Released in 2025, the model rests on electron microscopy data to a resolution of 2.38 angstroms. Solved structure of RNA (23S rRNA, nucleotides 2039 to 2899) from Methanosarcina acetivorans, 861 nucleotides shown. Rfam match: Archaeal large subunit ribosomal RNA. The family is grouped with related families in Rfam's "LSU clan". The literature on the family includes a 2001 paper in Science by Yusupov et al., "Crystal structure of the ribosome at 5.5 A resolution". Fordjour et al. published it in J.Biol.Chem. in 2025: "Cryo-EM study and in vivo chemical mapping of the Methanosarcina acetivorans ribosome and its dimerization via a repurposed enzyme and translation factor". The entry is indexed under Archaea, Methanosarcina acetivorans, Large subunit, 50S subunit, growth conditions, methanol, RIBOSOME. The sample was in a buffer at pH 7.5. Entry title: Methanosarcina acetivorans 50S subunit obtained from methanol-grown cells.
[PDB]
Context: one part of a larger RNA, bound to proteins that are not shown
RNA sequence: UACAUUCUAGUGCACAGUCUAGAGACCUCUAGGGGGAAGUGAAGACCCCGUGGAGCUUUACUGCAGCCUGUCGUUGGGUUGUGGUUCUGGAUGUACAGUGUAGGUAGGAGGCAUCGAAGCGGGUGCGCCAGCAUUCGUGGAGCCGUCCUUGGGACACUACCCUUCCGGGACUACGACCCUAACUCUGAGAAGAGGACCCCGAUAGGUGGGCAGUUUGCCUGGGGCGGGACGCCCUUGAAAAGAUAUCAAGGGCGCGCAAUGGUUGACUCAAGCGGGUCGGAAACUCGCUGAAGAGUGCAAGAGCAUAAGUCAGCCUGACGUUAUUCAGCAUAGCAGUGGAUGACGAGACGAAAGUCGGCUCUAGCGAACUUUUGAGCCUCCUUGGUGGGGGCCAAAAAUGACAGAAAAGUUACCCCGGGGAUAAUUGAGUCGUUGCCGGCAAGAGUACAUAUCGACCCGGCAGCUUGCUACCUCGAUGUCGGUUCUUUCCAUCCUGGCCGUGCAGCAGCGGCCAAGGGUGAGGUUGUUCGCCUAUUAAAGGAGAUCGUGAGCUGGGUUUAGACCGUCGUGAGACAGGUCGGUUACUAUCUACUAGAGGUGCCCGAGGUCUGCGGGUAAGCUGCUUUUAGUACGAGAGGAACCAAGCAGCGGCGCCACUGGUGUACCGGUUGUCUGACAAGGCAUCGCCGGGCAGCUACGCGCUCAGGAAUAAGAGCUGAAUGCAUCUAAGCUCGAACUCUGACCUAAAAAGAGACCUCUUUAAGGAUUCCGGUAAAAGACCGGUUUGAUAGAAACGGGAUGUAAGCACCAAGGCAACGAGGUGUUCAGUCCGCGUUUACUAACCAUUCGUUCCUUUCACUU
Repeated sequence: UACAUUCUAGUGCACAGUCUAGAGACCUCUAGGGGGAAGUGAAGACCCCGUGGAGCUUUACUGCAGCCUGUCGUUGGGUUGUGGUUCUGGAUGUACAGUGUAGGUAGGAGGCAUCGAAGCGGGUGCGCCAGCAUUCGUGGAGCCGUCCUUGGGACACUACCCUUCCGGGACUACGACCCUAACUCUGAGAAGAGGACCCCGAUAGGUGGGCAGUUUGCCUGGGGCGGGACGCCCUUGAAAAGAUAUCAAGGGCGCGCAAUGGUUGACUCAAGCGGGUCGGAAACUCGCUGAAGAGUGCAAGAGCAUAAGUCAGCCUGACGUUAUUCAGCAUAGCAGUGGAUGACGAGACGAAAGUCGGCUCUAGCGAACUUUUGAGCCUCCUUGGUGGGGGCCAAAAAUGACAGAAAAGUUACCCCGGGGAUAAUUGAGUCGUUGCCGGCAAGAGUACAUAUCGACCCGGCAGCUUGCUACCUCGAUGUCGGUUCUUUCCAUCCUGGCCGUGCAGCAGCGGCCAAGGGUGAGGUUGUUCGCCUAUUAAAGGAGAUCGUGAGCUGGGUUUAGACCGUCGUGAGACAGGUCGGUUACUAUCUACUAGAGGUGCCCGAGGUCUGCGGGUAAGCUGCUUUUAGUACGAGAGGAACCAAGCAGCGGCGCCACUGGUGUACCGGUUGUCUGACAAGGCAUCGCCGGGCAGCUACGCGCUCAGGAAUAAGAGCUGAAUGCAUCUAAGCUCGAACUCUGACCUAAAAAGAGACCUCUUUAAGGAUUCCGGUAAAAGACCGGUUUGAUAGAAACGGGAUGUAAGCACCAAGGCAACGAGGUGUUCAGUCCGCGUUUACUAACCAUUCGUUCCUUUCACUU
C1' cells in the first nucleotide's frame, strides 16, 4: 500500500483481522456508545548518542574593550639640588731623611743667578709651623752627582694628556619650585580660572566573564557516581600448536644499585639431629644428614649447585659505530621501541677455552616540532671576511587520555540531528527476592512428631513484590491513583457440603470439595498500600497493556513561575518540602447493542405450532418467632430437622395508592406597555400558590422448588491377599456446582421444519385514508359506512377557587372619590379523559400477486 464478516489459541522482532490449527460467519441498510484497529493528530520535548548548537556561569583555556600606571611626542622659559661634561694658578708625589719635593717613565747625565737663589710672618700653590716657588717685605750662594743620602720610585730650569685643583665656568639625565606664552575650561567679549599639568597619539606592564571564541575526552550490562580492565610485565581463564573476549581471577610496574655490576679463583645453601663453659633449649663453633626445602634487589612465573648462589683478587663490557631477524602487531599491514644473533673498533678478567653490550629471563617508559648539549663538518641569496643565523648524526627536556589537543561548568528557558544501535513505562525472558506450597520429620504439645505448631536441610509452583536483562517500541502503544462498566482466576473471606480435633453444647482450631451468589458504608492521606470508625453472613486476594483518559477526573508525578532548607564561588541543582500550572479529533473498518430492507429455503398466501440452538442469578443472604431455655452441660451457658413472618441486595413488571414533575390548565400578585375598566403582551412559566392526564420512584405487585447426575466425603458388596478392605470391577448416598425443570429468545436449524386453512389471474399483501396498545427512519398494532378510527357538539368525570357587570356596605373625605367586603356565585375559565352521537373526515384511488416487448404465443381483431 492492498485485501478485509470475524473469534480463540499458538506462532512470529517475544503485543496478529490477513501466518498456523480450529471456531464461526447469508448479504445490504439505519440508529447508537466508543471495546479493538498497539485508531488519528506531531521525524519523542523523557533518556542516551553527535569530537551538532545556543544562552548563561566562573579562581576552565585563550584573548579583547574599559580602567591604572611608566616612557616618548604634544612641550616652552626661569630658580636652585644632584654626574661629569670641559680645563685654567700649582705637577700639588714625601718608608728610610734629604746638600734636594722621583720637577711624572726620561738622550742614566748636565741649566740657570744681584740684568735673582734660601734658612721667616696665618708659612698665597702645598706640606711633618722643614723646603722647592723670589713673592708684601728683609736676610747677603740653590747646583748637576763618575763620594747617586749602598734605589717599592734615586732625582738636569727641557710644551705636565694622568689619582689633585672646588672660577668648576659651559651642554646635559632625574627631582623640587616658580613664570606664562603654548594648551585647557568659563564668558558674546573685556577678561577670569588653571597651566607645560591635564586631555590626546604611540608604546610598556598591570587589572579586567564588561565582552567573546572555544574547550570541558573515552571505556561503561543506558548514562551518571564509583572505577580505569586508557601504557608496560607475569599466572590462570584458554578447551596439551598458535590465536582468543568481559568493569574475568591473582597481581605487579612507572624503580633501586660503583655495587646490589664484569671476570677469575675458592667454596656451598635452607632446615634438622648430636657435641661444646651462667656463651640457656636465643648468639659462636665442631660433626652428620641435606638436588636446593636457600639465595639470586622489587610482582608472577620460569632458570641456576664444581653454579646464574656466597666470599675474595683484579677490574668497568653499565664501552663508540653498525647489519639483520624477531615480537610488540600469531596467521597478517602498523611506531616509539626491546631482544636475539652478528660485524667493525677498543678493552677487563682468565693457563687457555671462554665470559663480559650491566644487575639469571620476561616490566621500570614516549612521535613530530622546538630548545639545549657533544664531535666534526656543510651552508647563508655577485665575491672574500667578521658577528649572528640555518643544517647533518647523537644525547637531554613530555605529552600516564601513555601511536602524544595548550582546555571548567550549567540549562526544568533550551534547540537541532538521530537512536529501540541505549535508559524511565507496558510487553517477552528469568525468579535471586516476593507470594503460596511440598519432602524428611528434630522437637514442643501435663504422655503422645503428625488435634495444633513445624527447626535444620532438601524440592518446587505462581509471576500478583522488587530486582536482573536490553528481545519489541524513541517519524510517541498518553503516566499514578480513583471513578464507571464488563469479564476471568482460585491459592475460599462469607454463603453450601464434608473430615479431624487436645470437638460436651455454644464457639473455636486445622484440613478437604466448591468460584453459583455476595464481599458494603465512612475519617485521615493523591495515593496504591496501610491505619482507624461503626455496621456486616462476610465486609477474600489477584489477572484483564500494574483492564478501562478517541469514557471521565487531574489530587500526585513529569515543563516553563516562585518560596523554604541543603549543596555549589557561580550559573544552577536536589532521588526534600511548598504554592500555581491548556486533557485535541465530525468513527473509515471491525466488534457489540437494538431496528429495518432483501436474497436463500419454499405450490401462492395466511395462521398456529415445533425447537436445532443461544441466554439466565432470577434469585442470593440475614433477622426474628417456633422447635426450646429443650438436647448437651455440675453449673454458667446453649444448639439442630421441620414450620412461619419480616428484612437487605438483586431481577422482572406496573401506576389503584402516595410522592415528584407536570413551560396543559386555574388563580393571586409585582414592574411596565396597549388611554381607563375589562381583556391582553413582556419580564426564566415574571414570580408565587394549586394541579388533571401522562411519565416516574421515594410508591406498588411477583420473584418456589422438585428431580437427575456428580465433587470432597460417608457407606454396601467385594477380590487381588482364604481374613480384612468404600475400590481394583460393581453398587447406594452425597454440595449455593452441573443437568433438567421455570423464564426470555429461537425456521437463516443449508437436514433451511410440522400441521391446517384459503386460493391459483385468485387467496392475500402493500400504498392512499382515520388512528395508536407501537414507534429515531423503517417496523408494529388497529379501524375504514355492513363504521364509534379521529374530531366537533352536548353530557359525565376532573383542575382551579367564586369571573365580569350590577347592587349594597366600606376606613374616611364637604364633595369627587375610595383599597377592599358581601350577594348574584361551588361561580367563571379550562380539560393532551370517558360516554352518547355518523354531525364532518375514514372518500376517491393506486399497486403487486404476470420477467416485458412479442405471436421465443395456450391465445383473440